[PDB]
Order: sequence, then structure tokens, then C1' cells
RNA sequence: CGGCGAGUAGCGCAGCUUGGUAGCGCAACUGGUUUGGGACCAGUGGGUCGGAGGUUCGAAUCCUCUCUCGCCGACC
Repeated sequence: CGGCGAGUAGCGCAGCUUGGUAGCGCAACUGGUUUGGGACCAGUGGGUCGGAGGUUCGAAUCCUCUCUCGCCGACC
């Protein structure tokens, strides 16, 4: 450089796409628990669900312009 696939809780990955939730392991903190602790089962405060723009009743998720970053090859 074109081509082609990625951005989700402080972390990493689910969820997506095919139009209408946002979860688990967490990190913790909240109690249960025990003689105390570890570990362990649940609850919780969460994340304009990357930035601008779209068609629409309505978009994390689909389309357009980029941003930030990784794989493929540009033979004689």
C1' cells in the first nucleotide's frame, strides 16, 4: 500500500451477526460458612456495550467514513 477480520465492566473473553438482553471466570466488596482462616456456593454497584454518521418505531450487535491493532502476499 489493497483485502480482510477485530474493538463488551478496571482485566480477559460470552453474548452479536440473522434489527428489540448485556453474563460467566473474576477483581473485589456483601452475607452465608468456621474456633479463626482458606476454599467454596449465591448477591451486589456497575459497562454513552470503540468515535462521527446512517435507513427505521427502534441499532452494542446489521450498512457508510475513520480511529486503534493484529494475520495474508505484491510471480516471471

An RNA structure (tRNA Pro) with a sequence from Escherichia coli K-12, in which 76 nucleotides are resolved. The depositors describe the entry as "Pre translocation intermediate stalled with viomycin and bound with EF-G in a GDP and Pi state (Structure III-vio)". Taxonomically the source falls in Escherichia coli (Bacteria, Pseudomonadati, Pseudomonadota, Gammaproteobacteria). Ions in the entry include phosphate. An Rfam search finds the family "tRNA" in it. Rfam links the family to the GO term triplet codon-amino acid adaptor activity. Carbone et al. published it in Nat Commun in 2021: "Time-resolved cryo-EM visualizes ribosomal translocation with EF-G and GTP". It was solved by electron microscopy to 3.2 angstrom. The entry has 53 different proteins, among them 30S ribosomal protein S5, 50S ribosomal protein L30 and 50S ribosomal protein L1. Keywords: Ribosome-Antibiotic complex, EF-G, Viomycin, GTP.